[PDB]
Context: one part of a larger RNA, bound to proteins that are not shown
Molecule: 28S rRNA, nucleotides 1312 to 2356
Organism: Homo sapiens
C1' cells in the first nucleotide's frame, strides 16, 4: 500500500459499467476553404478534357502535342451603375514661374527615423635594434551606401462632397476634358504567382462509434378478440304460483268469498355451461408470459357456442373500460425512406520526451450549448552580447 | 570617464489623483438626551391678579450658551495600502528655411534643413521585438483578510492573493484545500514543518523554574465540542483597613433614661409602614441589623468592656482545578497509558527525517545558432615577407656564417558532419499541443547472390539476455511450408471497459 474506467469542485465510495477468456470494435474518405512546410517553373503557371503513339504481361502505366493554353488562377482597382482606371524629382529660360499654364535637358516610384550586411577609414598590433621605403594580415574611433521590415510624412488610381477657373472640337452641345482641398476603397507606389505533395484547423456529407420518443410511403392481418348477418348445436332437479277455467256458497243486482284446475315470468334455489366476488389463499426463476383450490354471479334468455361471412389502421369495432383489433393499442404488424436527428448519456486502442490550461469578458429564445476576447501549444522571423587568442594571456 | 538593442506583478526620487479606515456633530444635512439663562406670544394659566394678569408664580413654545449619543445611501478634516506620469541622444543648445494657419510686430505655432554637445544623467534584475496558425476551456471549489443577505449554516453572493482542480512528498493518527516543501534514477551530509515513554526514528539530558488532583482531569493551527454565573481548592497580584494607646477569632458582660420618641393604631412599644438621627451617662448603645411575642415580654446584631498576648481583616483581580455540563450499538488526547509528569506555562542543550538544501554519479531536455573539414609526425598560427642602410650581442686567429630532419622511413583513435566532442542550467502535470520512436500490424515498389523440409509461420517454456519504455533477440519443445531485415510507399494498423458484438468457460 482502498478498484479500475468515467462524469465531477470533490470517488475507495452506500454513484454508474465491469463474473472470466479469445476474436472483432470507434476521427475515415470525398469536396471546399485557410495557414504552414517541401518540390518545379516563375510574370507566368497548369493539359486535369481531348488527341497521337505494336491497343492491352507489367501498360487502365509511361511518353508526346504548342495554331490542342480553349480555359482556370495570377498579372488592376474602384463604383449600385453608366463608367473611369494607378510616375515622379532637379536645372531653367516665359505669361504674372499669379501656389499655376507652353517646352527643353537629365534621371526614373519620393522623403524622414531606425536598419542585418557591405564599403572607406585616422590611428594601433609585428621580428636582434635602428635613420629608410618596399608587399599584403588583424584591431580600430569615426564616416558612407543602405536589404528586408517597422513607424511616419508626401505622391498616384476609383467613388463621393466643397470651391473655382480654364481648355478641346468634322457633332458648339442639358457635349467632352482638366484643377485645388477633405473624405470612402478588400488599391498603386519595379510584380509572386501557378501547379503538385504533406500537415493542421473549420465545414457539408452517415462524418469518431453506438443510442431515441417520433414523422412519411407502400403492403399484411378479424386463426384471438369487437360488432352485424347466414346456417347449425345446447341448457339436471326443485320453489313461487299470473291470466284463463270448474264447482260450492253468499247476494236484489253489481258482484263477492272458498276449494280446486292451469302453468306465466328478461321469476327464485341450484347442476352442465358461461362468468370471475373474496381469501388481497396457492403459485409468483410457476403447471401456466394470468394458472390452481375453496368460496362465489348467472343459469329460458339483452343466454352459451361451432362453422361460414362483413367491417382494416387515423381505419374498423365498442351495452363506452380509450376497451378490443393474432401474448403488441391514447393509433397494430411488416418492409423501406434510415446509418432519421440528438446542445444529452456511454465508449474512444502503442511508448518516451518537451511545453502546458480554463471554468472569466461581451453577444446569442442563452442558463447542460455556441460565437467572441482571454489563458495554451506549434511554426518561425527580425535584432542584441560576443564568439578571440593553436596551451596560456583583458588589454 | 567608457562597457548591449530593450524590458520589469520591484524599490527610490519628484509629481499629481482619491474620500475608505479613523474622526466630527459647542461645523452644514439628518437622528437625538438632559438640565441652565433670557424675554415676546391665540401655550396651558394664576393660588388674593377681571379692575391697566393692580401683581408676578408655574408650565409651554421660542431664542441663547452648554450637554449625552449616532449615520452604507451625512460631512469640515483625513490616513495606511493604492492608481497615473517622469527620471534624456526621439534629449539639450545654436543658427537658417517654408507656411495658403495665426497676426500691430522681424508675432505666435508647426514643420523642415545644417551644426555642436556622451559624466548614456536613480537602484536592482533580465536578452528583446514581431508575425501566422491554433487546441482545450467558458459547471469550479477552498483558505487568511475585506465584505453583502441571512439567527445561522460544510448556506448564498463579491474583492485580493495563494492553493486544490492538474500535485506526488514530510508533518497534522485519519483527511482534495492546513503547516513545510513542489517531484528525472541514486549514494553521502543537513534541515523545514513537526517531533523524541512504548506502538514509532529520535531526550536512556542525573535538563531549569513554577502551576495543577479532577468520584465527567489535561494534553498543540485548521480541528473536530461549550457560555453566563459561581467556589472559605490553591497560587500570585491590586487597593484599603485594624493592631502592645494591645488587634482578629473564641469565651463573658452592659446594649440605657426621657421614649411604651412623633404620624401611622385595633397591638404594634426599636423592628407591618412615612419622615427625620436629639441630648446626656459615659465603656458604649442604632430613639435600632435580625428572630419573635396577638401584643407585652425574651433573645441577637453594631457599639463598648473583661480574659486572651502577635499580627490580622476586607473588597477586588486572574492563573490552574471544580460546579455549571443531559442521548441514544461499546469507544476514543490516535492507542496503550501517563500524576517527582508521558499534563499546563516559560525556557536550554542534544537528537530524528521529506522527493526540500549542499556535494558527487548516471539519464534526458534546453542553452552556448559552442568546438572539429588542421587526418596538419611537421602543422607551428596573437603578421610575416624581403633587400640594399648602419650596428651590437654568443661561437668559427683581427677578414670570416647558411643549416636541407633522418644510426630508425616511423607514429593510436577519429569525421554514419542527419556524425562526434565540450561546458552550464534545468526535470510535477489533467484537458490540450508538438517532437522522436533501430516501437508494433498488414500489403506494394526496391534491396539483402536474405532465411527455409539438415525444418517457415504459429504456439508453449522454473531457459539466457537487451531496452527507461513501446518491445526485441537467442536456447528448448511442438509444428509441418512458407517467412523476415533495411530504403521508400499505402492503410479497414495497436483495446480492459462502450448494461459493447460473436463464441467459449
Nucleotide at each position: 500500500a482502498c478498484c479500475c474506467g468515467u462524469c465531477u469542485u470533490g470517488a475507495a465510495a452506500c454513484a454508474c459499467g465491469g463474473a472470466c477468456c479469445a476474436a472483432g470494435g470507434a476521427g475515415u474518405c470525398u469536396a471546399a476553404c485557410a495557414c504552414g512546410u517541401g518540390c518545379g517553373c516563375g510574370a507566368g503557371u497548369c493539359g486535369g478534357g481531348g488527341g497521337c503513339u505494336c491497343g492491352c504481361a507489367c501498360g487502365a502505366a509511361a511518353g508526346c502535342c504548342g495554331c490542342c493554353g480553349u480555359g482556370g488562377c495570377g498579372c488592376a482597382a474602384u463604383g449600385a451603375a453608366g463608367g473611369u482606371g494607378a510616375a515622379g524629382g532637379c536645372c531653367g529660360g516665359c505669361g504674372c514661374g499669379c501656389u499655376c499654364g507652353c517646352c527643353g535637358g537629365c534621371c526614373g516610384a519620393g522623403g524622414u527615423g531606425g536598419g542585418a550586411u557591405c564599403c572607406c577609414g585616422a590611428g594601433g598590433c609585428c621580428u636582434c635594434u635602428c635613420c629608410a621605403g618596399u608587399c599584403c594580415g588583424c584591431c580600430g574611433a569615426g564616416g558612407g551606401c543602405g536589404c528586408a521590415c517597422c513607424a511616419c510624412c508626401g505622391g498616384c488610381c476609383c467613388g463621393u462632397c466643397u470651391c473655382g477657373c480654364c481648355c478641346g472640337c468634322c457633332g458648339c452641345g442639358c457635349c467632352g476634358g482638366g484643377g485645388a482641398g477633405g473624405u470612402g476603397g478588400a488599391g498603386c507606389a519595379c510584380g509572386a504567382g501557378c501547379g503538385c505533395a504533406c500537415g493542421u484547423g473549420u465545414u457539408a456529407g452517415g462524418a469518431c462509434c453506438c443510442g431515441a420518443a417520433a414523422g412519411a410511403u407502400g403492403g399484411u392481418g378479424a386463426a384471438c378478440u369487437a360488432u352485424g348477418c347466414c346456417u347449425g348445436g345446447g341448457c339436471a332437479g326443485g320453489g313461487c304460483g299470473a291470466a284463463g277455467c270448474c264447482a260450492g256458497a253468499g247476494g236484489a243486482a253489481a258482484c263477492u268469498c272458498u276449494g280446486g284446475u292451469g302453468g306465466a315470468g328478461g321469476u327464485c334455489c341450484g347442476u352442465a355451461g358461461c362468468g370471475g366476488u373474496c381469501c388481497u389463499g396457492a403459485c409468483g426463476u410457476g403447471c401456466a408470459a394470468a394458472u390452481c383450490g375453496g368460496u362465489c354471479g348467472u343459469c329460458c334468455g339483452a343466454c352459451c357456442u361451432g362453422g361460414g361471412u362483413a367491417u382494416a389502421g387515423g381505419g374498423g369495432c365498442g351495452a363506452a373500460a380509450g376497451a378490443c383489433u393474432a401474448a403488441u393499442c391514447g393509433a397494430a404488424c411488416c418492409a423501406u425512406c434510415u446509418a432519421g436527428u440528438a446542445g444529452c448519456u456511454g465508449g474512444u486502442u502503442c511508448c518516451c520526451u518537451c511545453c502546458g490550461a480554463a471554468g472569466u469578458u461581451u453577444c446569442c429564445c442563452u442558463c447542460a450549448g455556441g460565437a467572441u476576447a482571454g489563458c495554451u501549444g506549434g511554426c518561425g522571423c527580425u535584432c542584441u552580447c560576443g564568439c578571440a587568442g593553436a596551451c596560456c594571456c583583458g588589454a | 570617464g567608457c562597457c548591449a538593442c530593450g524590458c520589469a506583478g520591484u524599490u527610490u526620487u519628484a509629481u499629481c489623483c482619491g474620500g475608505u479606515a479613523a474622526a466630527g456633530c459647542g461645523a452644514a444635512u439628518g437622528a437625538u438626551u438632559a438640565g441652565a439663562g433670557g424675554u415676546c406670544u391665540u401655550g396651558g394659566g394664576g393660588c388674593c391678579g377681571a379692575a391697566a394678569c393692580g401683581a408676578u408664580c408655574u408650565c409651554a413654545a421660542c431664542c441663547u450658551a452648554u450637554u449625552c449619543u449616532c449615520a452604507a445611501a451625512c460631512u469640515u478634516u483625513a490616513a495606511a495600502u493604492g492608481g497615473g506620469u517622469a527620471a534624456g541622444a526621439a534629449g539639450c543648445c545654436c543658427g537658417g528655411c517654408u507656411c495658403g494657419c495665426u497676426g500691430g510686430c522681424g508675432u505666435g505655432g508647426a514643420g523642415c534643413c545644417g551644426g555642436g554637445c556622451g559624466u548614456g544623467g536613480a537602484a536592482u534584475g533580465c536578452g528583446a521585438g514581431u508575425g501566422c496558425c491554433u487546441a482545450g476551456u467558458g459547471g469550479g471549489c477552498c483558505a487568511c483578510u475585506u465584505u453583502u443577505g441571512g439567527u445561522a449554516a460544510g448556506c448564498a453572493g463579491a474583492a485580493c492573493u495563494g492553493g486544490c482542480g492538474c500535485u506526488g512528498c514530510g508533518g497534522g493518527a485519519u483527511g482534495a484545500a492546513c503547516c513545510g516543501a513542489a517531484c528525472g534514477c541514486c549514494g553521502g551530509g543537513u534541515u523545514a514543518a513537526g517531533g523524541c515513554g512504548c506502538c514509532c526514528g529520535a531526550u536512556g539530558c542525573c535538563g531549569a523554574c513554577g502551576c495543577u488532583c479532577a468520584u465527567c482531569a489535561g494534553a498543540c493551527c485548521c480541528c473536530a465540542g461549550a457560555a453566563a454565573a459561581g467556589g472559605u481548592g490553591u497560587u500570585g497580584g491590586u487597593u484599603g483597613a485594624u493592631a502592645u494607646a494591645g488587634a482578629c477569632a473564641g469565651c463573658a458582660g452592659g446594649a440605657c433614661g426621657g421614649u411604651g420618641g412623633c404620624c401611622a393604631u385595633g397591638g404594634a412599644a426599636g423592628u407591618c409602614g412615612g419622615a427625620a438621627u436629639c441630648c446626656g451617662c459615659u465603656a458604649a448603645g442604632g430613639a435600632g441589623u435580625g428572630u419573635g411575642u396577638a401584643a407585652c415580654a425574651a433573645c441577637u446584631c453594631a457599639c463598648c468592656u473583661g480574659c486572651c498576648g502577635a499580627a490580622u481583616c476586607a473588597a477586588c483581580u486572574a492563573g490552574c482545578c471544580c460546579u455549571g455540563a443531559a442521548a441514544a450499538u461499546g469507544g476514543a488526547u490516535g492507542g496503550c497509558g501517563c500524576u517527582g509528569g508521558a499534563g499546563c506555562g516559560u525556557c536550554g542543550g542534544g537528537c530524528c527525517c521529506a522527493u526540500a538544501c549542499c556535494c558527487g554519479g548516471c539519464c534526458g531536455u534546453c542553452g552556448c545558432c559552442g568546438g572539429c573539414a588542421g587526418u596538419c609526425g611537421a602543422g607551428a598560427g596573437u603578421g610575416g615577407a624581403c633587400g640594399g642602410g648602419a650596428g651590437c650581442g654568443g661561437c668559427g686567429g683581427c677578414c670570416g656564417g647558411a643549416g636541407c630532419c633522418c644510426c630508425g622511413c616511423g607514429g593510436a583513435c577519429g569525421c554514419u558532419a542527419c556524425g562526434c566532442c565540450g561546458c552550464g542550467a534545468c526535470g510535477a502535470g489533467u484537458a490540450g499541443g508538438a517532437g522522436g520512436g533501430c516501437c508494433g500490424c498488414u500489403g506494394c515498389g526496391g534491396u539483402g547472390a536474405g532465411c527455409c523440409u539438415u525444418g517457415a509461420a504459429g504456439c508453449c517454456u522454473a531457459g539466457g539476455g537487451c531496452g527507461c519504455g513501446g518491445g526485441c533477440c537467442c536456447g528448448g519443445g511442438u509444428g509441418g511450408a512458407g517467412c523476415c531485415g533495411c530504403c521508400g510507399c499505402a492503410g479497414g494498423u495497436g483495446c480492459a471497459g462502450a448494461u459493447c458484438u460473436u463464441g467459449g468457460u